[PDB]
Context: bound to proteins that are not shown
RNA sequence: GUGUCUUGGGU
DNA sequence: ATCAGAATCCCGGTGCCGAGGCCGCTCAATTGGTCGTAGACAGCTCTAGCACCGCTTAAACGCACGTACGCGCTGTCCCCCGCGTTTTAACCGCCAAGGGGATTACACCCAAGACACCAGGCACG
DNA sequence: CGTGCCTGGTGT
DNA sequence: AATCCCCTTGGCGGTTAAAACGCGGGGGACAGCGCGTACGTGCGTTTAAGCGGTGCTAGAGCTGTCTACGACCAATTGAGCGGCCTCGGCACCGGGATTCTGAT
Numbered sequence: 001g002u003g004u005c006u007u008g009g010g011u
Numbered sequence: 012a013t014c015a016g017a018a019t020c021c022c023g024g025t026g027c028c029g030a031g032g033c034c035g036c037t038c039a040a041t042t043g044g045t046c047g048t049a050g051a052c053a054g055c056t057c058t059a060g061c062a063c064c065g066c067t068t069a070a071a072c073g074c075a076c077g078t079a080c081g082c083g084c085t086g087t088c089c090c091c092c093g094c095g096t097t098t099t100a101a102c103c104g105c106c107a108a109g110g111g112g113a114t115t116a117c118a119c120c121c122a123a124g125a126c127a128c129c130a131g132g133c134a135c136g
Numbered sequence: 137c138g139t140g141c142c143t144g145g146t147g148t
Numbered sequence: 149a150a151t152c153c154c155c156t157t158g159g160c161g162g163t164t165a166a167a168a169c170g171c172g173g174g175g176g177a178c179a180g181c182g183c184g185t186a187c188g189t190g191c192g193t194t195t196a197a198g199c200g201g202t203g204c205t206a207g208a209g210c211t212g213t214c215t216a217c218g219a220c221c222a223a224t225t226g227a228g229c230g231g232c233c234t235c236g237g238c239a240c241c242g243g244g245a246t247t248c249t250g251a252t
Stems, first nucleotide, its partner, number of pairs: 003126009012252089103161002106158006129144008
C1' cells in the first nucleotide's frame, strides 16, 4: 500500500 | 559749478578645478662607423654695366588770372536710442492617462474511473 | 543484410 | 465578468532669459546759402631728359676637382611622454565706495 487528474454527489 | 543718483570699480571670500608637479615607461636621439659627390674653390672669357658727352627737343616752371568746388554756416526734419513692455528661444521635470500586466474570486467530505509514440540506433539470425 | 528490438523525446 | 498596483508614454507650465515692439524726441543727417580762396589753364620761358655713340672693364658667367661633411646603419638609453594627483588662482558674489552724468 500508489499517486495524479477529471466526474457525480452529500452538508 | 552742484547735488542726486545710477554705473562702475574694487575688496574679502570661497570654491573648485585644472596647472603643474610627478613618476614609471621606450622609442627616437645618439654614437660610432663607412661610401660619395656637392660644393667650396681656382680659374677662363666675354658681356654688359658704367661713365661720359654732344645734339635735340619736348617737357617742366613760373606766373596771370579768374573761378568755382570746399567749406563754414544755417535751418530743418526725422528717425535711431533707449527705456519700457512683453515675448518666444530653448532646456526641463510634474501629471496625467493608459494601458497594460497580474490575482485574486466559499468550507469539508465521500466515491468511481482513468492515467506516453514514433522514428533512432543497436541485435541478431 | 533487413527487419527486430529496445529506446529517448517528441508538436500543426 | 470586474478590480487593485505597476510601469510606459505623451504634453504642459514654469523658467528665463535674451528678443521683438514703441514712442518721442533729440540730436544728428541732409538741402541750401554764400563766399572765397585755393587751383585749373594758358603762355611764355627755361631745362633737363633722352638718344646715339664710345671706351670700357668688374665681374658674372662658366668649368675642372677633392673633400668633408653628409647619407646611412646597428646598439642604447634616458629624455619625452602617457597617466595620476594637489592646491592655490581666478570666477564670481556681496560690500562699499567711488565716479560720471545729467538736471539743476

Shown are 252 nucleotides from a PDB entry: RNA, together with DNA.
The sample was in a buffer at pH 7.5.
Entry title: RNA polymerase II elongation complex stalled at SHL(-1) of the nucleosome, with foreign DNA (+1 position).
Ions in the entry include zinc and magnesium.
Released in 2019, the model rests on electron microscopy data to a resolution of 6.9 angstrom.
Keywords: nucleosome, chromatin, RNA polymerase, TRANSCRIPTION, TRANSCRIPTION-RNA-DNA complex.
The work is reported in "Structural basis of the nucleosome transition during RNA polymerase II passage" (Kujirai et al., Science, 2018).